Context: one part of a larger RNA, bound to proteins that are not shown
């Protein structure tokens, strides 16, 4: 494994550990 | 006990350097890493900022005496 | 080696104007002086 | 109001911020490759034409 | 009838290198295969000598001169010179431009100028309103001049 | 040649402005001018927009003049663009009001009021 | 985007 | 019933080669003109908190 | 404290931080230096600075002041290793 652009940025839910 | 891994999904967003009037540019350059690698030094100037002495200001080459 | 202490030879500041002899807060230009250039003040 | 330092910006004379030419001059190595020359050696199966004499 | 001459003829060996292929990080820094020319001669080959760099040798292509030639190669002058191209490395903080003018064997360089800034000394710049000046563009106009220029009466 | 009407120019002018331009005096002006000395860069510009000349009233064309903007300038809107329209960024905010430009959904805000036009999907570029 | 068509349709009027 | 004038807004003149254009959906108005009002909109302008660089302290 | 400023390329200017060694006053270390992994936490800003814990096994270093072989991302830049 229905998913299309120099790969980060700025939000955000779930799970897993202290 | 609120820290710490990942990140479903969403908004924004065309590396960097150089060189140009103007570069995502279909200009230049770089395979990556660890190491190397480009305004220094002497000399005579001149401004400055500090500072000594001050109508004056300073030695040079040397030379003594110590070690 | 330093470290302290001599070397005052020389340099720089102390007047300038004029090419130069030279004058000198003046001086240079002018036959001379005003005027003007550079300097003192 | 100099005048002698220390720091510090700049100039200039030294290769003067780094790397980078084609080139230019001096002294020497090179003809065991190649050009040409000289001494001495070697080689060129078979077959075919028929010129002087 | 002999006799056996040529830079004479076919063709191996051997010396070359036309033509096509192929090969082009090839086997090879110039090769293979085919095909092809000369192959007793200005022919090929060995062995050792011998000319040396503005200089050798060149049946001559600027050809060759150690895979290098319109001046080999190695050292030195020496870090030649390059008004040209690339390149130039740790922080934060305040200001801030130019691409115009002259002038140059200059034009993509550089001198001065104008425009940045760091000190330090004076004030002065700027924009509005009054006042006061001097203009010849916009426009207009052509018997006010030049030049051009339509129609009529004449 | 006299006249009556009709006209035209960078290099024609009897005229002649709006702007600039120069001095004075006041008023405002975060001070923005200048003189000395100490260091520099620049000296290849480029677009719009008004006056031009060249060119073909051609050119993202070229050459000067006056302002601006890029250039050295990010943020908005124009789908998406150096110089067009708004606007000059000291930092941080999960606070407001606004510019140009907008308020059907993709997209923030009126399927908002009211009063014509269009029948081409012209237009919304 | 034009020179030209045709005036599709609206608002003001002229002549007659 | 015929002619005409100046306004508005549409109609023909309209036109090429890899697939096209209101940016797209799509809309009769959510087109175009007008006046009205609320909103929305930037790093501009407040607000609140922290710095620096100058005067004057 | 007030008040006005604080976007910048070429460029002036200013006021820092780390490196190496040197004077001077001290410190620290086999009860564990440097150096390397790894977490945390600090600076008007920053460049850096402290501390823990694992590895290491012997050096190291605050401040004031001096000196300079004093900081790397590009030169078709050079070694080494991938």
């Nucleotide at each position: 494994a229905c998913a299309a652009g120099c790969g980060g940025u700025a939000g955000g839910a779930g799970c897993g550990c202290c | 006990a609120g820290g710490u891994g990942u990140g479903a999904c969403u908004g924004c967003g065309u590396g960097c350097c150089u060189u140009u009037u103007g570069c995502a540019u279909a200009a230049u350059g770089a395979a990556c890493c660890u190491a190397c690698g480009a305004g220094u030094u002497a000399c005579u100037g001149u401004u400055u900022g500090u500072g000594g002495c001050a109508a004056g200001g300073u030695u040079a080459a040397u030379u003594g005496u110590u070690a | 080696a330093g470290a302290c202490a001599a070397g005052g030879a020389g340099c720089c500041g102390a007047a300038g104007c004029g090419a130069a002899a030279g004058c000198g807060a003046g001086u240079c230009u002018u036959a001379a002086a005003a005027g003007g250039g550079c300097g003192c003040c | 109001a100099g005048u002698c330092a220390c720091g510090a910006g700049c100039a200039g004379u030294a290769g003067a911020c780094g790397c980078g030419a084609a080139a230019c001059c001096a002294a020497g190595u090179g003809a065991u490759c190649u050009a040409c020359c000289c001494u001495u050696g070697g080689u060129c199966a078979g077959g075919u034409u028929g010129a002087a004499g | 009838c002999u006799g056996g001459a040529g830079g004479a003829c076919c063709g191996a060996a051997u010396c070359g290198g036309u033509a096509a292929g192929c090969g082009u990080u090839g086997a090879a820094a110039a090769g293979c295969u085919u095909u092809c020319g000369a192959a007793u001669g200005a022919a090929c080959u060995g062995a050792g000598g011998g000319u040396a760099g503005g200089g050798g040798u060149g049946a001559a292509a600027g050809g060759c001169u150690a895979a290098u030639c319109a001046a080999a190669c190695u050292u030195g002058g020496a870090g030649a010179u390059a008004g040209c191209u690339c390149g130039u490395a740790c922080u934060c903080c305040c200001c801030g431009a130019a691409a115009u003018g002259c002038a140059u064997u200059u034009a993509g360089g550089u001198g001065c100028a104008g425009c940045c800034u760091g000190u330090u000394g004076g004030a002065u710049g700027u924009u509005a309103u009054c006042a006061u000046g001097a203009g010849g563009u916009a426009g207009a106009g052509c018997g006010a001049c030049u030049g051009a220029u339509u129609g009529g009466a004449u | 040649g006299u006249c009556c009407a009709g006209a035209u120019a960078a290099a024609c002018u009897c005229c002649g402005a709006a702007u600039g331009c120069a001095u004075g005096a006041u008023a405002a002006u975060u001070g923005a001018c200048c003189g000395a000395u100490g260091g520099a860069g620049u000296g290849a510009g480029g677009g719009c927009a008004u006056g031009g000349g060249u060119g073909c009233u051609a050119a993202g064309g070229u050459c000067c003049a006056u302002g601006u903007c890029c250039g050295a300038g990010a943020g908005g809107a124009g789908a998406a663009g150096a110089a067009u329209c708004c606007g000059g960024a000291c930092c941080a905010c999960c606070g407001g009001c606004u510019a140009a430009g907008g308020u059907c959904c993709c997209g923030a805000a009126a399927u908002a009021a009211u009063u014509g036009c269009u029948a081409a999907g012209u237009u919304g570029u | 985007a034009a020179a030209c068509g045709a005036a599709g349709u609206c608002a003001a009027g002229a002549a007659g | 019933g015929a002619u005409u004038u100046u306004g508005g807004c549409a109609u023909g003149g309209a036109u090429a080669a890899u697939a096209c254009a209101c940016g797209g959906g799509c809309a009769u108005a959510a087109g175009c003109a007008a006046u009205u009002u609320a909103c929305c909109g930037a790093a501009g302008c407040c607000g609140u908190g922290g710095g620096a660089u100058a005067u004057a302290g | 404290u007030a008040u006005a400023u604080c976007g910048g390329u070429a460029g002036g200017g200013g006021a820092g931080c780390a490196u190496u060694c040197c004077a001077g006053c001290g410190a620290c270390g086999u009860a564990g230096a440097a150096g390397g992994g790894a977490a945390a936490a600090g600076g008007g800003c920053g460049a850096c600075u402290u501390u823990u814990u694992c590895u290491g096994g012997a050096g190291u270093u605050u401040c004031u002041g001096g000196a300079a072989a004093a900081g790397c991302a590009a030169a078709u830049g050079u070694a080494g290793g991938u």